[PDB]
RNA sequence: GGAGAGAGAAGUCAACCAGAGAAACACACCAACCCAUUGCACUCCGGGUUGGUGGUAUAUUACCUGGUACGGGGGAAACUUCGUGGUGGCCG
RNA sequence: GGCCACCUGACA
RNA sequence: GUCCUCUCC
Numbered sequence: 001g002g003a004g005a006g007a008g009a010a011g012u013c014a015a016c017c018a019g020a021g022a023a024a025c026a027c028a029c030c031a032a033c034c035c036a037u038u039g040c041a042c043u044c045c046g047g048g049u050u051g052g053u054g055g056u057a058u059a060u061u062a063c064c065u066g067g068u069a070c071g072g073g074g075g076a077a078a079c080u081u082c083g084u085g086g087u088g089g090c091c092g
Numbered sequence: 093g094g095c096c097a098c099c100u101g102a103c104a
Numbered sequence: 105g106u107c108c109u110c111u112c113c
Stems, first nucleotide, its partner, number of pairs: 001113006011103004015068001017066003025105001027054009069084004085099005
């Protein structure tokens, strides 16, 4: 370098599995400006602001389509339809 | 039902 | 997809 595992930042998300499926964030690089640098090297490689491009992120967490465990209806029944984290506080 | 904080968990 | 430690090649 590569392959596994732990720990996890940032960010997205909320019963849960599956199919599809972005975004966000991180990281790398390019461009133009700005700031800094007058520096003696032979292993790339300063910082910042905008814009852009990229990844076995070919992800999965929204959104979507199926079902699962509970709860709301109707139905004799078959079955079909609604709703699904904790705590404090602020806004009708 | 929304909004900020924090908690737990998923992703990583 | 960053970073850290560990295992193995």
Molecule: RNA HAIRPIN RIBOZYME; RNA INHIBITOR SUBSTRATE